[PDB]
RNA sequence: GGGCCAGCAGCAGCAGCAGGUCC
RNA sequence: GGGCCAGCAGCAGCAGCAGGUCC
Numbered sequence: 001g002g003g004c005c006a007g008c009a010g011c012a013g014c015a016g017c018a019g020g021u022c023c
Numbered sequence: 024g025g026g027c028c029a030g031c032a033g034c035a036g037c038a039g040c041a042g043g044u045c046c
Stems, first nucleotide, its partner, number of pairs: 001046005007040002010037002013034002016031002019028005
């Protein structure tokens, strides 16, 4: 440098289905 | 139209820490 696998914790998008509640 | 909260299932990024295994 590379093949394969992968834990914990964040940020910011795209987007399907389903919403709860109040004005 | 708006305030607040939020379920299930995907896609594609940014990035911290920690890697397992083989060549």